[PDB]
Context: bound to proteins that are not shown
RNA sequence: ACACGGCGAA
DNA sequence: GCCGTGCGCATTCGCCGTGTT
DNA sequence: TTTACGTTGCGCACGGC
Repeated sequence: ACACGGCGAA
RNA backbone atom coordinates (compact mmCIF):
# COMPACT_ATOMS: atom_id res chain seq x y z
C1' A A 1 0.00 0.00 0.00
C1' C A 2 -4.48 -2.46 -3.75
C1' A A 3 -8.47 -6.43 -3.02
C1' C A 4 -13.53 -8.70 -1.36
C1' G A 5 -17.07 -10.01 3.07
C1' G A 6 -17.37 -8.31 8.70
C1' C A 7 -17.18 -5.80 12.74
C1' G A 8 -15.96 -2.02 15.63
C1' A A 9 -16.30 2.60 15.73
C1' A A 10 -16.62 8.62 15.24
C1' DG B 1 0.09 34.67 -15.85
C1' DC B 2 -5.01 33.65 -16.81
C1' DC B 3 -9.37 31.25 -17.66
C1' DG B 4 -11.37 26.74 -20.75
C1' DT B 5 -11.45 21.16 -21.48
C1' DG B 6 -10.15 16.91 -18.92
C1' DC B 7 -9.23 13.73 -15.16
C1' DG B 8 -9.73 12.08 -10.44
C1' DC B 9 -11.76 11.47 -6.32
C1' DA B 10 -16.05 10.76 -3.19
C1' DT B 11 -14.60 10.77 5.35
C1' DT B 12 -11.35 8.23 8.43
C1' DC B 13 -9.60 4.46 11.50
C1' DG B 14 -9.22 -0.82 13.55
C1' DC B 15 -8.68 -5.65 12.17
C1' DC B 16 -9.94 -10.66 10.28
C1' DG B 17 -10.66 -14.85 6.93
C1' DT B 18 -11.17 -15.97 2.15
C1' DG B 19 -9.46 -16.23 -2.79
C1' DT B 20 -15.69 -21.64 -4.31
C1' DT B 21 -19.93 -24.77 -5.74
C1' DT C 1 -16.95 -26.09 -13.37
C1' DT C 2 -23.89 -20.83 -14.34
C1' DT C 3 -24.37 -14.04 -8.78
C1' DA C 4 -22.97 -8.61 -10.59
C1' DC C 5 -26.66 -4.25 -13.68
C1' DG C 6 -25.48 1.65 -12.22
C1' DT C 7 -25.17 8.44 -11.69
C1' DT C 8 -23.25 13.23 -9.93
C1' DG C 9 -20.03 17.76 -8.95
C1' DC C 10 -15.36 20.69 -6.85
C1' DG C 11 -9.60 21.48 -7.39
C1' DC C 12 -5.45 19.97 -9.68
C1' DA C 13 -3.43 19.70 -14.49
C1' DC C 14 -1.92 21.61 -19.26
C1' DG C 15 -1.22 25.59 -21.96
C1' DG C 16 -3.17 28.15 -26.04
C1' DC C 17 -4.39 32.98 -25.37
This is an experimental structure of RNA, together with DNA, with 48 nucleotides shown. The depositors describe the entry as "T7 RNAP product pyrophosphate elongation complex". It was solved together with DNA-directed RNA polymerase. Sample source: RNA OLIGOMER IS SYNTHESIZED. It was solved by X-ray crystallography to 2.69 A.